Record summary:
Shown are 40 nucleotides from a PDB entry: RNA (Rev-Response-Element RNA) with a sequence from Human immunodeficiency virus 1. Lineage of the source: Viruses > Revtraviricetes > Orthoretrovirinae > Lentivirus > Lentivirus humimdef1. Keywords: protein-RNA complex, helix-loop-helix, HIV, nuclear export, RNA binding protein-RNA complex. It comes from the structure "Crystal structure of Rev and Rev-response-element RNA complex". It was solved by X-ray diffraction to 3.2 A.

Context: bound to proteins that are not shown
RNA sequence: GGGAGUAUAUGGGCGCACUUCGGUGACGGUACAGGCUCCU
Repeated sequence: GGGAGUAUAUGGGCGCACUUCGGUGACGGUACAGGCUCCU
C1' cells in the first nucleotide's frame, strides 16, 4: 500500500432552515472524520 471486521456502531463543525436568539431541524449527509482488532 491492499483487505476484512468492530458497524443494524461511533459523531465532529461548517453551511442552510426555523427560532421565544436559549436553542431546534426524521435539512446539505447515500456527505465527511476513521479510531480499535486481525490479515496480507